[PDB]
Context: bound to proteins that are not shown
RNA sequence: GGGAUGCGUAGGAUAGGUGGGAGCGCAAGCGCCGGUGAAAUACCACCCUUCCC
Numbered sequence: 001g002g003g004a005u006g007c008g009u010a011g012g013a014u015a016g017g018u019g020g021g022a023g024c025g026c027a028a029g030c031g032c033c034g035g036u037g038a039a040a041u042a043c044c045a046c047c048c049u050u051c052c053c
Base pairs, nucleotide, nucleotide: 001053002052003051004050006048013041016047017046018045019044020043023030024029
Other pairs, nucleotide, nucleotide, family: 005049cWW008038tHH009039cWW010015tWH010036cSS011035cSS011040tWS015037tWS021042tHS022031tWS023042tSS025027tHS025028tHS035041tWH036040tWH037039tHS
């Protein structure tokens, strides 16, 4: 580097983080919104743990 991986409680759920983000899609769905939480999640990226090549 490529593919995997990350399970206290609450949160429809296994939340490693952080920045961008109000959108991605014909639609379905997904996200925003609402909500829970110490932290929010689509989508784009970057930084990690462990495993494989």

The PDB entry is titled "Structure of ribosome-bound cricket paralysis virus IRES RNA". An RNA structure (25S ribosomal RNA) from Saccharomyces cerevisiae, in which 53 nucleotides are resolved. The entry is indexed under IRES RNA, Ribosome, Translation, Internal Initiation. Schuler et al. published it in Nat.Struct.Mol.Biol. in 2006: "Structure of the ribosome-bound cricket paralysis virus IRES RNA". Method: electron microscopy, resolution 7.3 A. The entry became public in 2006.